[PDB]
Molecule: U65 H/ACA snoRNA; 28S rRNA
RNA sequence: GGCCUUAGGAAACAGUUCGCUGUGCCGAAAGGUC
RNA sequence: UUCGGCUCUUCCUA
Numbered sequence: 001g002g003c004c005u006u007a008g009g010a011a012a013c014a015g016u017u018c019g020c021u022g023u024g025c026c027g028a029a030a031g032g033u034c
Numbered sequence: 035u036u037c038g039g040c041u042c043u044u045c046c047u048a
Stems, first nucleotide, its partner, number of pairs: 001034005006048006012023004024040006
Other pairs, nucleotide, nucleotide, family: 016019tWS017019cHS023043cWH040042tHS
C1' cells in the first nucleotide's frame, strides 16, 4: 500500500418575554489485519 | 479509538 475501527446518561450554561426554547463549531492522529 | 482551541458546556459509566 488493500480493508475497517463500542454507545449514551447526568449536571450545567446560553437565548429570552423569565414563561419559556433549547444545547454545538473546526481540525487531526494511533489501532487491528493481509 | 481518542484529543485541544471558539463569547456557541463539561464528567463518567455500562